[PDB]
Context: one part of a larger RNA, bound to proteins that are not shown
RNA sequence: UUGACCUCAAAUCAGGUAGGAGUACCCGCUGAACUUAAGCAUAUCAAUAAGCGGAGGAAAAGAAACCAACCGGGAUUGCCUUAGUAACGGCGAGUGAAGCGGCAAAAGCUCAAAUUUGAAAUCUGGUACCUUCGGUGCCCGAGUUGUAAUUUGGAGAGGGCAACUUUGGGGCCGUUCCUUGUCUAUGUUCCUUGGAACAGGACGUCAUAGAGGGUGAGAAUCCCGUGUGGCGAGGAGUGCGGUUCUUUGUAAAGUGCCUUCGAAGAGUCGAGUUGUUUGGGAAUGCAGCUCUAAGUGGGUGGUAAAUUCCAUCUAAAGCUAAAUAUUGGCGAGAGACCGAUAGCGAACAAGUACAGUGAUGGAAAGAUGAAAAGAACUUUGAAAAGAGAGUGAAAAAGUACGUGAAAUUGUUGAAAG
RNA sequence: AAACUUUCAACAACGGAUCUCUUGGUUCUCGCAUCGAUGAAGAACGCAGCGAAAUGCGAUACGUAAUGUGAAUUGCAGAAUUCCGUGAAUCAUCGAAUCUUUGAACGCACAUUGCGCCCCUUGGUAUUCCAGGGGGCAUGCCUGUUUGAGCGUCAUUU
Numbered sequence: 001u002u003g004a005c006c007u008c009a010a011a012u013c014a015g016g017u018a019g020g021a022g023u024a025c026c027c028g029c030u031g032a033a034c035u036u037a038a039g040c041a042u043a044u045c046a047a048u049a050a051g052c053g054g055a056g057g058a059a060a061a062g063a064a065a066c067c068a069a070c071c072g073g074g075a076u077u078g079c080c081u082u083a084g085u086a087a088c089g090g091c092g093a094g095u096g097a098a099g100c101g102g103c104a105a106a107a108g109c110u111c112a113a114a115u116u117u118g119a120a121a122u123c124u125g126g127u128a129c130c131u132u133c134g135g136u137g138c139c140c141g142a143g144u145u146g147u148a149a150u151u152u153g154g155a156g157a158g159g160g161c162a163a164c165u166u167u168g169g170g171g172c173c174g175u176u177c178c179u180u181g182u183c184u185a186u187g188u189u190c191c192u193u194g195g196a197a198c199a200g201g202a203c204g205u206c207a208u209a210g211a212g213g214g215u216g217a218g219a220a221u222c223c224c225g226u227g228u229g230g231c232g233a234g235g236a237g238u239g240c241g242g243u244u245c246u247u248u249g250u251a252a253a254g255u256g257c258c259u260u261c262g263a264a265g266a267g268u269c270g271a272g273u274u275g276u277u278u279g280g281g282a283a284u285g286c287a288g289c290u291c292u293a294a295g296u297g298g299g300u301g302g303u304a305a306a307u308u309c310c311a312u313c314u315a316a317a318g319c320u321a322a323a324u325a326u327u328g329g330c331g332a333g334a335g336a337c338c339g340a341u342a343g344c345g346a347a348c349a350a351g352u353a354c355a356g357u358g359a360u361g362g363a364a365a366g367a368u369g370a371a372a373a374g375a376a377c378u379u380u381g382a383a384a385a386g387a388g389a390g391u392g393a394a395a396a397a398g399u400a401c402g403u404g405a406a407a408u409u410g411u412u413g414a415a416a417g
Numbered sequence: 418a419a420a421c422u423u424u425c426a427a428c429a430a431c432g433g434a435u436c437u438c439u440u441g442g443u444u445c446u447c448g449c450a451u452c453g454a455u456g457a458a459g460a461a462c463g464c465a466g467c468g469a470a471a472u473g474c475g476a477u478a479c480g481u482a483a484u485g486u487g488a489a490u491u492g493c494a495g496a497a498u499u500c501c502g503u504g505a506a507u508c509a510u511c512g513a514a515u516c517u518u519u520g521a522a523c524g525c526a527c528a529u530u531g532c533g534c535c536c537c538u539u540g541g542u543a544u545u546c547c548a549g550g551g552g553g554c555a556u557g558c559c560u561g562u563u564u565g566a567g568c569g570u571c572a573u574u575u
Stems, first nucleotide, its partner, number of pairs: 002572002005569001006567006013561006020452001025056001026054004036043001040090001066073002077104004087095002108319003111265001121147001122142002125139006156261006164254003173241002177235007187203001188219001189202004204221002206210001212224003270291007297314005329449007337442002354361002366438002374401001377388004402436001408430008417421001459519003462475003466493002481513001484509002486506001524532002533554009
């Protein structure tokens, strides 16, 4: 030369992932002022609005470096109370918790961690076959600068010995549930009014159905539904009646003594200072800078400090359902709500028309009739349209349409000046 | 005396109050958890036998498939032997598709319907030019692959 290793790159390499929307509620950062103080500066508004970052169906929090001082409770959250209290505050205006007690819900745990050292027992990928949310084989890789098994302080591990108790999974139909289809009672009988009977009267029927709505006027009985049940269909990690892999197997997990141990998180705790924040007061929390621990010791025990004890937890790592929230989304159900100048800005082709360069602003506008039956036809007029005719219960309903008030106006009548 | 002006009534106007309605709003309660690089929300342009909008859709364009229902839709026109039926319908449901130009918007750019590059294929006497059809080409990050770089560095070499 060659072969590694470490670090760093490249590729339209193989596979994948993030952005943006929504944002009611949730976790953070950031952060005012109007306002109140009868002025105002601290304070208050407010640890709010606006701004920005990030989630989920809940989020967050959470199994004590807790509360306490009791004869002690015992993760978190929420309600009732504590309590407008302790406390803070130009001790002014104002602000303001927590422990206990009663409830709702309840659930517990996992790593760092030890020499597997007579098995790196572990895992991603590729490839091949299948029982395809995965399994099995093989190969390359990751990895000893440590992947698995065991252990988490409530403990626990190693060793030594009397000892018994418990074996896990996979597909079918009904069933937990969700979505959805279908079936399921009784008058349209008589008379009167009316354009229309659904009104009034009479005679009935059903009622686990007399909720509601349509139908030409107040309809349990005409129609849909309603009530009560039955029959299905398509889906959801299963509480159980069967099914079967049956040397699943000296597995794995508990439980008694004795002995030796029992590793437990650092620029972190703590301290000083600064700023902010708090009810937190010689500093409640958070952050910047500086100093910086220990190992019968560290935190806390609401007045700073030294000394002596005591009590209580075990931080500097991590997961977790429910009770709780929810002016957004989807689906429902209601109301002593409003009824078209109200109620959303919007009952209607409404965030529309329209304005502004733009950010933005932003209306008005419902009702003929049971049915268009929306006025054939004649006449006058250039036509609009009028007069008739006609439809209609009504045209004192004619699309300028229910009713049709006032202001204001015309005509007629009456009166006065 | 009229006209005029004023008042009142009737009728006719103006106007749209009142009353009576209500496929809307508001508030409360209950249940549920589901947007997007597998391209969302939002935008523009288009799409119907006769449509400007609303609503719906995307060149498969008021829709295609599939399923259920079972005979409509209709304002006209048309088609309706398809109507005892794999079958009408602006029907319901919805699991398969399509889904223009966009947009987080992703080859680059954008006050342009602007300009590239790569692969496959087709036509023009064409590997190179022009054209058409189809498929690609963003950034950050992770795991892996391949190719590398560094006297950063270790073994091995007449």